Description: Method: cryo-EM, resolution 3.4 angstrom. The entry became public in 2025. CrRNA from unclassified sequences, together with DNA: 81 nucleotides with solved positions. The sample was in a buffer at pH 7.4. It was solved together with Cas12X2. It comes from the structure "Cryo-EM structure of Cas12X2 with crRNA and Target DNA".
[PDB]
Context: bound to proteins that are not shown
Formats: sequence, structure tokens, C1' cells
RNA sequence: GUGCUACAAGCGAAAAAGAUCGCUUGUGAUUUGCACUCCCCUACGUGCUGCUGAA
DNA sequence: TCAGCAGCACGTAGGGGAGAATTGGC
Repeated sequence: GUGCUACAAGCGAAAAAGAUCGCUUGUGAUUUGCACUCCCCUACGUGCUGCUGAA
């Protein structure tokens, strides 16, 4: 350094949204302890997931 | 208890990669 490890209100996608993403302000955080091979490119396999139909 | 049709992670197998020494015109 990352990752265990973010919560609420606005506004816009936006016609529904309590979901997801982007901005602006809040609010505890601050490591209290552990670990850490990290980049691209394929092919094709799974499930995921909406809409619809079937015994 | 599956079927079809758009997106979509991650697997599951593959494929590259994390160089050092010499030698003429200077």
C1' cells in the first nucleotide's frame, strides 16, 4: 500500500423503485491485528439474472 | 419442477511476461 472494512439525506440515469452506479454535503472512523504472485489475451463452462411458456 | 433469449460475474483449462553480457566509433 490493498483487504478483512461504510451509514443516512439530497439531486440527477429516471417514466416505478427501498436495488446498482455517478456527484455534493453529513456522521464514527484512523487500526485495535492478521494475511497478501500480479499483469494482460484467448475458448467455453457454469451458474446468476429479468421477461415469457410449459407438466 | 426445465424450456428460450439479452446481459453478467467467476471457473477451467490453456497462451505471453517480471534478460545478461559483448564490441566498434570514438